The depositors describe the entry as "Cryo-EM structure of Giardia lamblia ribosome at 2.75 A resolution". Shown are 503 nucleotides from a PDB entry: RNA (rRNA 18S, nucleotides 887 to 1452) from Giardia lamblia ATCC 50803. The entry also models potassium and magnesium ions. Among the 68 different proteins in the entry, which are not shown, are Ribosomal protein L11, 40S ribosomal protein S8 and Ribosomal protein L35. It holds a match to the Rfam family "Eukaryotic small subunit ribosomal RNA". The literature on the family includes a 2001 paper in Science by Yusupov et al., "Crystal structure of the ribosome at 5.5 A resolution". The reconstruction used 91,058 particles.
Context: one part of a larger RNA, bound to proteins that are not shown
RNA sequence: UGACGGAGGGGUAC
RNA sequence: ACCAGACGUGGAGUCUGCGGCUCAAUCUGAC
RNA sequence: CAACGCGCGCACCUCACCAGGCCC
RNA sequence: GC
RNA sequence: GCGGUGGUGCAUGGCCGCUCCCAGCCCGUGGCGCGAGCCGU
RNA sequence: GCUCCAUUGCGACAACGAGCGAGACCCCGGCCGCGGG
RNA sequence: CCGCGGGACGGCCCGC
RNA sequence: AGCGGGAGGACGGCGGGGCGAUAGCAGGUCUGUGAUGCCCUC
RNA sequence: CGCCCUGGGCCGCACGCGCGCUACACUGGCGGGGCCAGCCGGCGCCCGCGAGGACGCG
RNA sequence: AGCCCCCGCCGUGGCCGGGACCGCGGGCUGGAACGCCCCCGCGCACCAGGAAUGUCUUGUAGGCGCCCGCCCCCACCGCGCGCCGGACGCGUCCCUGCCCCUUGUACACACCGCCCGUCGCUCCUACCGACUGGGCGCUGCGGCGAGCGCCCCGGAC
RNA sequence: GGGAAGGGCCGCGAGCCCCAGCGCCUGGAGGAAGGAGAAGUCGUAACAAGGUAUC
RNA sequence: GUAGGUGAACCUGCGGAUGGAUCCCU
Numbered sequence: 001u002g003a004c005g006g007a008g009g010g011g012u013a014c
Numbered sequence: 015a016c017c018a019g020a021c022g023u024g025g026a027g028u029c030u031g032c033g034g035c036u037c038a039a040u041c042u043g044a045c
Numbered sequence: 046c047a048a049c050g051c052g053c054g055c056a057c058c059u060c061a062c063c064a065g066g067c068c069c
Numbered sequence: 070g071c
Numbered sequence: 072g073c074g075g076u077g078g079u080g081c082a083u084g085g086c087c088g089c090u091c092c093c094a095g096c097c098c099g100u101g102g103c104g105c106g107a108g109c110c111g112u
Numbered sequence: 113g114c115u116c117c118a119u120u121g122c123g124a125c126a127a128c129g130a131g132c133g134a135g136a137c138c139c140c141g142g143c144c145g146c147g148g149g
Numbered sequence: 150c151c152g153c154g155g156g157a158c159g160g161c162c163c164g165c
Numbered sequence: 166a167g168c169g170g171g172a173g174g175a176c177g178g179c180g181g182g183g184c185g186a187u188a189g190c191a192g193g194u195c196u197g198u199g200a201u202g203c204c205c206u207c
Numbered sequence: 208c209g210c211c212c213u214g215g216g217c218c219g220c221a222c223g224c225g226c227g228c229u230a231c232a233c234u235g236g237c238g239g240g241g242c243c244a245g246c247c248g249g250c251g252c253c254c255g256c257g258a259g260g261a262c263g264c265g
Numbered sequence: 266a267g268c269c270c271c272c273g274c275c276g277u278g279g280c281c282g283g284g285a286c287c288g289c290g291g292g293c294u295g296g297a298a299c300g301c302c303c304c305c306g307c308g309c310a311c312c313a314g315g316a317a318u319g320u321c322u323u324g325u326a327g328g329c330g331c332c333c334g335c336c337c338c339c340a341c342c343g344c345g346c347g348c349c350g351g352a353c354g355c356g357u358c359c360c361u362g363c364c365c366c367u368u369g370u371a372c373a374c375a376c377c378g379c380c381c382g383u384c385g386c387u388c389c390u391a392c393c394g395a396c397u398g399g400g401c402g403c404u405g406c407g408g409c410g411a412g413c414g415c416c417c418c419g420g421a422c
Numbered sequence: 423g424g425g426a427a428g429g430g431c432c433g434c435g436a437g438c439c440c441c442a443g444c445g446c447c448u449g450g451a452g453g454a455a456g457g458a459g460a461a462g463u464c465g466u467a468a469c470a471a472g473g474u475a476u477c
Numbered sequence: 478g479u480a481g482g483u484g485a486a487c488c489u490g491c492g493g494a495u496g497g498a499u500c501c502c503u
Stems, first nucleotide, its partner, number of pairs: 001373002003370003007367007015357002019321005026229003030225003034220002042052002062215005068209001074206002078203002083200001085194002088190003095132002098129003101110003113122002137183004143155006158177001161171005231314001235275007249264002253260002282311001287306002290303004327349005333343002376472001378469001381465002384462001386459005392453002396449001398448008407439003412434003416430003422424001475495003478491005
């Protein structure tokens, strides 16, 4: 830096 | 996507594609 | 999900496949 | 095969 | 030499699908940092 | 932070200033005029 | 009927 | 900046579609082609 | 393994899948009649139960 | 055009629901039916469907039918077109998914990640171990003591 | 005549014996570790609040 | 750290630490 979280927060779609 | 609802699909016969089987060949891709 | 009425309707041709047979 |  | 619906889409081009019809991506001058980078966003 | 379908904007900020995507655009269909048929 | 334009903008009047 | 309630109007926040950023995935497609490299068949 | 010619197969079938079509009736089925669309579009004379033929013109 | 409307029939009975499977005939295409239509007869399964699972907010769902594509013939398919015409919300993040900020990380093949130990197999290293184990070497106790030497006996010659 | 062989006791000090120490190397039924080849079973302890915070 | 217990990783009690999942309240 990203991915992910049986992490918190803010949104959204027959 | 769920809520509140609606219309369905899975149960029958049938058309069509896939597998598996058979076949001298039942050409082959895509899971 | 993002294969499976998808590769636009197979007697012949389309056919790539099978049993044989001409031509260069 | 023809 | 030539043809071949013979192979190889894990040798390739173009077209297509999908991540996604998501709201995201990014440059010039300046600043921070040894640097991967960050700021702008 | 406050907002919109939306990096759509308001306003604030070691950042100032541009572009794409978004929007705009194209097509169809509703009502009304001038012209032609 | 075809083909050229008008019309709609969060514009009006209320509440934050 | 804008969320609400009414009014008029053919339509009220116009409706259904087309197009579609950067970065990519060893999806699919040599069997659609005088696209095609390299192999194998003549 | 080029091009072509004939004949066949891809459609074979105990069987498990998926997308669909017609149902399971009385809010229905059957018989005769009435009559209305849009994406744009030919139909007269006849024969023939029908499907389907022969002849013609917008 | 079909639904629909009008008038009649059948009467809850797998019945006149349902129309598969099969047996003759008659036709169309086509060099060729195995392709397709039509007429009589034959009347299957099926009583609204488990565990599961999908789609939808106005001319929308659904019902009705028509048309074009491939096409010698042939739609149950796909691209469209209209007719009739609702019920229920007009909300939420609870499940499924997606987006942004902050945080944690031993992941970066990126959670279908990485990663711990017993147990079972094969080889190699080294440890403990009954045997008062075995071997080689060095050191001293004690015993016997080679050879030489001070001193003393001895006394060939 | 000095004096040879030979003998006695001690001084020096081999060799062997016998006992104890001191190394170093090595056999061994069993037992129990470590390491590499491994693609073999059984679970899921840790890394995220790792699903009971870890140490 | 210590003590006990279970096929295995491990579990449990008593005191400690943040290298925590808290630099924040009469």